Notes: Shown are 60 nucleotides from a PDB entry: RNA (crRNA), together with DNA.

Context: bound to proteins that are not shown
RNA sequence: AGAAAUCCGUCUUUCAUUGACGGAACAGAGCAA
DNA sequence: GCTCTGTTGAAAGCGGC
DNA sequence: GCCGCTTTCT
Numbered sequence: 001a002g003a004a005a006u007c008c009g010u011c012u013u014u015c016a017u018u019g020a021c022g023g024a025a026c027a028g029a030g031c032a033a
Numbered sequence: 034g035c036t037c038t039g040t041t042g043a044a045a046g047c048g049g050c
Numbered sequence: 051g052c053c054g055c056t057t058t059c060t
Stems, first nucleotide, its partner, number of pairs: 007023005012016001024041008042059009
Other pairs, nucleotide, nucleotide, family: 012014tSS
């Protein structure tokens, strides 16, 4: 104190409203091809 | 995408509700 | 005891 909301993401000639799973983050500046 | 330099406090009491 | 405030802390 206000019923809503994927916190951010991955796999699969299988994409799933019972599929299986993963994550300390942020800012500025500098650098490297 | 690299690094570099940082942050995201800890621990006590006091006085008014 | 909770809440918001203060202070010092190696």
It was solved by X-ray crystallography to 3.22 angstroms.